[PDB]
């Protein structure tokens, strides 16, 4: 550099 | 897009001589950050933070 995805009690996760 | 889930964990009190287990309760969360739509945003759209992948090939 080109795309594409995730950010939620102390930890790993639904919504 | 209509007050925020479960589980471990954590407190508190039971039971045991004590610890565990067990059993009664209780507190715990800017939804990563900024702006915007929206009556209302953790949700939906733009940006900027971090992390995680999938590509850079033919001389």
């Nucleotide at each position: 550099g080109u795309c594409u995805c995730c950010g939620u009690a102390g930890u790993g996760u639904a919504g | 897009g209509g007050u925020a889930u479960c589980a471990c964990g954590u407190u508190c009190g039971c039971c045991u001589a004590a610890u565990a287990c067990g059993c009664g309760a209780a507190a715990g969360g800017u939804c990563c950050u900024c702006g915007g739509u929206u009556c209302g945003a953790a949700a939906c759209c733009g940006g900027g933070c971090g992390g995680a992948a999938a590509c850079a090939c033919c001389a």